[PDB]
The depositors describe the entry as "X-ray structure of RNA containing guanosine phosphorodithioate". Solved structure of RNA, 22 nucleotides shown. Crystals were grown from: 20 mM sodium cacodylate, 40 mM sodium chloride, 6 mM spermine tetrahydrochloride, 5% v/v MPD, pH 6.0, VAPOR DIFFUSION, HANGING DROP, temperature 291K.

RNA sequence: CGCGAAUUA
RNA sequence: CG
RNA sequence: CGCGAAUUA
RNA sequence: CG
Numbered sequence: 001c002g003c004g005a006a007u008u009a
Numbered sequence: 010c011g
Numbered sequence: 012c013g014c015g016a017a018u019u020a
Numbered sequence: 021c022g
Stems, first nucleotide, its partner, number of pairs: 001022002005019001008016001010013002
Other pairs, nucleotide, nucleotide, family: 004020cWW009015cWW
């Protein structure tokens, strides 16, 4: 840096 | 935020 | 439920 | 995880 997951605004 |  | 952001694994 |  990329990916998807969960959480939060 | 929609 | 969708979206992109940050954080974490 | 790559």
Method: X-ray diffraction, resolution 1.13 angstroms. The entry became public in 2015.